Solved structure of RNA (23S RIBOSOMAL RNA, nucleotides 2059 to 2914) from Haloarcula marismortui, 749 nucleotides shown. It was solved by X-ray diffraction to 2.7 angstrom. Rfam match: Archaeal large subunit ribosomal RNA. The family is grouped with related families in Rfam's "LSU clan". Rfam links the family to the GO terms structural constituent of ribosome and ribosome. On this family, see Yusupov et al., Science 2001: "Crystal structure of the ribosome at 5.5 A resolution". The entry also models magnesium, potassium, sodium, chloride, strontium and cadmium ions. The PDB entry is titled "The structure of the antibiotic LINEZOLID bound to the large ribosomal subunit of HALOARCULA MARISMORTUI".
Context: one part of a larger RNA, bound to proteins that are not shown
RNA sequence: UACAUUCCAGUGCGGAGUCUGGAGACACCCAGGGGGAAGCAAAGACCCUAUGGAGCUUUACUGCAGGCUGUCGCUGAG
RNA sequence: GACUCUCACUCCGGGAGGAGGACACCGAUAGCCGGGCAGUUUGACUGGGGCGGUACGCGCUCGAAAAGAUAUCGAGCGCGCCCUAUGGCUAUCUCAGCCGGG
RNA sequence: GACCCGGCGAAGAGUGCAAGAGCAAAAGAUAGCUUGACAGUGUUCUUCCCAACGAGGAACGCUGACGCGAAAGCGUGGUCUAGCGAACCAAUUAGCCUGCUUGAUGCGGGCAAUUGAUGACAGAAAAGCUACCCUAGGGAUAACAGAGUCGUCACUCGCAAGAGCACAUAUCGACCGAGUGGCUUGCUACCUCGAUGUCGGUUCCCUCCAUCCUGCCCGUGCAGAAGCGGGCAAGGGUGAGGUUGUUCGCCUAUUAAAGGAGGUCGUGAGCUGGGUUUAGACCGUCGUGAGACAGGUCGGCUGCUAUCUACUGGGUGUGUA
RNA sequence: GGUGUCUGACAAGAACGACCGUAUAGUACGAGAGGAACUACGGUUGGUGGCCACUGGUGUACCGGUUGUUCGAGAGAGCACGUGCCGGGUAGCCACGCCACACGGGGUAAGAGCUGAACGCAUCUAAGCUCGAAACCCACUUGGAAAAGAGACACCGCCGAGGUCCCGCGUACAAGACGCGGUCGAUAGACUCGGGGUGUGCGCGUCGAGGUAACGAGACGUUAAGCCCACGAGCACUAACAGACCAA
Numbered sequence: 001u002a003c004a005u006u007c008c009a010g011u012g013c014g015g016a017g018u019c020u021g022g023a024g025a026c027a028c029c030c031a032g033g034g035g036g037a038a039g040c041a042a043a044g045a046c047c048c049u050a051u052g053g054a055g056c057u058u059u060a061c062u063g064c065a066g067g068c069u070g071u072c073g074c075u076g077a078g
Numbered sequence: 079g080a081c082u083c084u085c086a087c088u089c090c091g092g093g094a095g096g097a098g099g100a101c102a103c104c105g106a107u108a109g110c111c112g113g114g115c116a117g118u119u120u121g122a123c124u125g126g127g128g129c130g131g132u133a134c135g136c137g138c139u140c141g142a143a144a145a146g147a148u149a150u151c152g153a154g155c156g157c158g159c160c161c162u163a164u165g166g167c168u169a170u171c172u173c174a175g176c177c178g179g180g
Numbered sequence: 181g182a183c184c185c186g187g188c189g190a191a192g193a194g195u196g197c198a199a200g201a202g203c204a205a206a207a208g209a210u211a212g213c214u215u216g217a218c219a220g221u222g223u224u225c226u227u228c229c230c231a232a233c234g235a236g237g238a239a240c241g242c243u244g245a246c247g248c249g250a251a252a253g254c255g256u257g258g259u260c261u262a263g264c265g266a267a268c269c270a271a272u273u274a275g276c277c278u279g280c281u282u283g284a285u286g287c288g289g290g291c292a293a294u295u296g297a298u299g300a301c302a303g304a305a306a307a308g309c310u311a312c313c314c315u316a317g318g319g320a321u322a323a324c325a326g327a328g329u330c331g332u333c334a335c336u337c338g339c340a341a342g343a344g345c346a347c348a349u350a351u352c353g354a355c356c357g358a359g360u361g362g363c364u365u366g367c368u369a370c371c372u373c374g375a376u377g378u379c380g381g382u383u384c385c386c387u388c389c390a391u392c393c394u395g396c397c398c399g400u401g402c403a404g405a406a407g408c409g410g411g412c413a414a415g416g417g418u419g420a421g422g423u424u425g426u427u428c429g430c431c432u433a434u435u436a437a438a439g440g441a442g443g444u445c446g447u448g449a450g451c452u453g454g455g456u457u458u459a460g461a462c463c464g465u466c467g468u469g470a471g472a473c474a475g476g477u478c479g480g481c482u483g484c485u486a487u488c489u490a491c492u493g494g495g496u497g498u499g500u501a
Numbered sequence: 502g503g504u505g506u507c508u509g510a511c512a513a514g515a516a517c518g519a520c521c522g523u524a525u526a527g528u529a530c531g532a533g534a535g536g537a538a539c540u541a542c543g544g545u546u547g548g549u550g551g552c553c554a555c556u557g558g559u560g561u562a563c564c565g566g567u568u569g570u571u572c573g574a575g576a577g578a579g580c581a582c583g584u585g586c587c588g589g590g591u592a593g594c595c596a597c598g599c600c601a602c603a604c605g606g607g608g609u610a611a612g613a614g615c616u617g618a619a620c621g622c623a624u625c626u627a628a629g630c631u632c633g634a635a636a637c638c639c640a641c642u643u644g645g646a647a648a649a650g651a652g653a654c655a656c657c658g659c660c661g662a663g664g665u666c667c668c669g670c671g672u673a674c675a676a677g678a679c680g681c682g683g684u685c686g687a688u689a690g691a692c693u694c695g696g697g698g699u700g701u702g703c704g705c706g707u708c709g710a711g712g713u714a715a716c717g718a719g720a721c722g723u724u725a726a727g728c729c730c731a732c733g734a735g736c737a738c739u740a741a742c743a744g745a746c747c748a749a
Stems, first nucleotide, its partner, number of pairs: 002018002006023005026497007035489003039484002047318004052314002054310004060118005066111008076083003087098004121134001122132002130151001135157006158301001159196001160258002165214007173192001175188006194203002197263001199261003218244009246255003269296005275291005325372001326370001327368003331365001333361006342352002378455002380452003384446001385443005392417003395412006420432003460478004464473003502657006511644004517547008530535001548602005556596004563589005568581005591731001605639003612632004663747004667683005688740003692735004696730004704723005711716001
Other pairs, nucleotide, nucleotide, family: 005025cWS011016tWH014326cSS014327cSS030675cWS033490cWW034035cHS034486tWS034489cWW037449tWH044046tHS047126tSS048321cWS051304tWW057469cSS058060cWH058468cWS061113tHH065112tHS074103cWW075100tWS075102tHH076085tWS076100tWH079080cHS084100tWH085100tWS086099tHS087102tWS091093tHS091094tHS112114cHS118306tWS119307cWH120308cWH125151tSS131133tWS137198tWS138199tSS141150tHS142149tHH143148tWW146229cWS156262tWS158264tWS158299tWS163165cHS163215tWW163217tHH172206tWH173193cSS174189tHS191204tWS193206tWW202207tWS203206cSS206208tHS216245cWH216255cSS227235tWS228234tHH233302tWS249251tHS249252tHS265298tHS265303tSS266298tWH267297tWH308470tWS318373tWS319323cWH322373tWH324376cWW330362tWS332362cWW332364cWW339355cWW340354tHS341353tHS343348cHS344350tHS347401tWW350399cSS361363tHS361390tWS362364cHS369370cHS377482tWS383447cWW389414tHS391393cHS392414tWH393436cSS394635cWH395634cSS396611tWS403530cSS403534tWW404529cWS404535tSS411611cSS412610cSS413635tWS417437tSS418439cWH419433cWW419438tHS423429cWW424428tHS434438tWH435437tHS447450cHS453482tWS459480tHS467469tHS467470tHS486488cHS494676cWS494677tHS498647tWW499651tSS502662tSS508646tWH509645tSS509648tHS510645tHS515517cSS516548tWS525539tHS526538tHH527528cHS527536tWS528537tWH529536tHS531533tHS531534tHS553555cHS553596tWH555598cWS560592tHS562590tHS564727tWS596597cSS596598tHS604640tHS608636cWW609634tWH610633tHS611633tHS616626tWH616628tWS617627tHS618624tWH619623tWH620622cHS626628cWH646652tHS658749tWS661749tHS662748tHS667743tWS669688tSS671673tHS673678cWS682741tSS686741tHS687738tWH688737tHH691736tWW700726tHS701724tSS702726tHS703724cHH709718tHS710717tHS712714tHS712715tHS737740cWH
């Protein structure tokens, strides 16, 4: 996505309306509360991985402002 | 490595002038401090990851299945030297251990 | 157990250091002498089985110069396998090549090689926090749960030492051995990371038996009464309360008894939101700090109009005609 | 085609579980202390289905009291959340109320035995058999002709049985469905009685603390009054008329 009236067991990538074996099952419609469709909504925010990002820290690496200090110029007379 | 002055320059004053003064400011450079700010790095292995460990470079036995090759955070355990002799040759020689005699 | 003499003595000694291997007129011991732990240049194998890959290593040659030996010969360090390091740069050794029209001087550039280190050892110069977080992805890898396992856990059985005043087996029952379950825990990483919502509780339904009560039994250390132990048995029942979010458990009064367990640790497109588990904050401990804590603590949100299926009730049709 | 009545394959149930007390009996047993059972009864509890005479709740039907305000007062009313507030409360619906919910058969388990052999004996078992659980089956309640072997019976009818629509209504009900009545009628309404709920109406008369008077809260009488009713009866007064359709 399609098909789709299911249920019980089993099997299967070990959690099947759809595979296997059985059971059940005439079609359609109304109302209902929501068991299931590992229901719908969001490319899991947890965890890990990436020679990913960002904010933050510091005695991480490397630098850059700023402050202190010497020196030269401005810079002259005894 | 210490001192005076005045003329630049600075500040105060409405001005006169006063204070300071070759210093300070400013330009240049040197040393120190410097997450205040910027750019980055901060590895891998691993019965997920972190902690622990290093099976991250080397040597030996076993695992290893009688050629060779062979894994795990498999088992036992070492190397990052030391030595001018503890190297080399030649001569002479035979060692551990036990027994018997001083 | 000094040293001396004799005997036995293939090797257990010694050989620097792991282990394995080698070695006896030696590869060991003693003595003496010597510097081959030498220079140059290769072959081959190894490193890297097969099968490409550097440094490093080994064995085996050639050339030079030597040592020792009567000589053959031995010596390319230590009997063999560990003890190691690229490029750039520097220092060092000996000779030579070279620097922009040309000569001199200075100071450079180069051919060969030695030494200086990268142990993350086939070589970057390198600390942390994030719960304020963000992206890419992964069930390639963890947390819930499922699944496998069953050491752990629960239950059973075999044997029956032992005690039970005597008496294994009324009753209790060690050791050791054999199992079943899949409720605990651990292990694994098979399923799911373009989402399978947590614990406890609540509500509602079905089930299991390893039975707490009730029914029927057997034994007794069964006088009776009340018990203790065992058998069949899952029809029904198993309740209310105090602390704690608690599960569990402790406690109270009732009771025939107030059993346990499975259903995605049944149950959030049912509820609750007290605990866990975001963003705020405090304490203790730890950290220089950011901040952390299998520590405590106050606060902190719960989306959706049901397509299918399922069931509870209600209708319309067709079939039987 | 039709009406009415059934069958019962199967399906669901826990429709029932448990306790206390009395008699047995101060008995059996026992030195005593203490202390049963069979059986028959009374009740309670949990569960289950139904019902409303009784008790209780509701009852924004209804009746009364009364606060504020508006309609001038009075009378009679609106608004104050879907009743302003307070008191009482019918029908209905309800539970806190009331009623009902076995026994007994059949086959077994554990267990107690009979007969009995293998194995001359013994043996509850191997064949056979008698018993024996709240458990199993039946009994009991509920659903159930779509049970594809799709059922059975009786009557009516095939040009007419019966049914749908229509009309008045509920023992029924979210639509649909279901049930009753339709003039050969009491199905619904009006009216009048009956049965109920409130609690004594408007108006007038007397009294009234007082006050010159005006005025005057309120009391008694008229008045078991007035107001009201989701119920019953009587009663064809009104409306169930008129009429359409399907059908072997």